[PDB]
Description: An RNA, together with DNA: 127 nucleotides with solved positions. The PDB entry is titled "RNA polymerase II core initially transcribing complex with an ordered RNA of 10 nt". The sample was in a buffer at pH 7.5.
Context: bound to proteins that are not shown
RNA sequence: ACACCCAGCC
DNA sequence: CTGGCCCTCGCTGTCAAAATTGCGGCTGGGTGTG
DNA sequence: CGCCCCCACCCCCTTTTATAGCCCCCCTTC
DNA sequence: GAAGGGGGGCTATAAAAGGGGGTGGGGGCG
DNA sequence: GCAATTTTGACAGCGAGGGCCAG
Numbered sequence: 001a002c003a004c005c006c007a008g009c010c
Numbered sequence: 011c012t013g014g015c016c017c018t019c020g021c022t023g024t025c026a027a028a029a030t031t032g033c034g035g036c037t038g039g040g041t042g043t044g
Numbered sequence: 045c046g047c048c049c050c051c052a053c054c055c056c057c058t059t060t061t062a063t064a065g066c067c068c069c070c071c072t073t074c
Numbered sequence: 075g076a077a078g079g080g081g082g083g084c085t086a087t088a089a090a091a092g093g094g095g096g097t098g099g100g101g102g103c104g
Numbered sequence: 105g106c107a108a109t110t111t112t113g114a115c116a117g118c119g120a121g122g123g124c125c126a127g
Base pairs, nucleotide, nucleotide: 002042003041004040005039006038007037008036009035010034013125014124015123016122017121019119020118021117022116023115024114025113026112027111028110029109030108031107032106033105046103047102048101049100050099051098052097053096054095055094056093057092059090060089061088062087063086064085065084066083067082068081069080070079071078072077073076074075
Other pairs, nucleotide, nucleotide, family: 001043tWW012126cWW018120cWW045104cWW069079cWW
C1' cells in the first nucleotide's frame, strides 16, 4: 500500500 | 338489412413492490495485517 | 478448502554381529 | 508394599532377500 | 442506514365489438 481509529479547521 | 342487449375478451391506468445510487472539504497522527 | 478414494514410491518386517548408555521389567530386600 | 538391585531389550550401521503396509500425490466430487 | 428515484409487475377496471334477439 489497505484498513481502522484519533485529532485539527469550518 | 336494421337496432337493443349481455358476453368473452383486449387493453389500459393505477397501485405496489423490488431494486438503485449518493450521502461536505481539507489536514495531521498512530497501528495493525496478509 | 475439505471428504474419500486410487495410484506410485519408500520403509519396515526379518537375520547377523560388535559396541555402550539408557531404560523397562521383574525380582528381592526390609 | 516402597526401594534398590539385577537382567535384558532398545537405541545406530552394515549390506541382502520379498512383500505388506504407511505415506504422500493426485484427483474428481463436493 | 436514509431517501428520493428507477424499473418492473399485479391488479382492478373499462371499451369496443360479437352474437343473440329482436327490429

Annotation: The work is reported in "Three-step mechanism of promoter escape by RNA polymerase II" (Zhan et al., Mol.Cell, 2024). Among the 20 different proteins in the entry, which are not shown, are DNA-directed RNA polymerase II subunit RPB11-a, Transcription initiation factor IIA subunit 1 and DNA-directed RNA polymerase II subunit RPB3. Ions in the entry include zinc and magnesium. Method: electron microscopy, resolution 2.9 angstroms. The entry became public in 2024.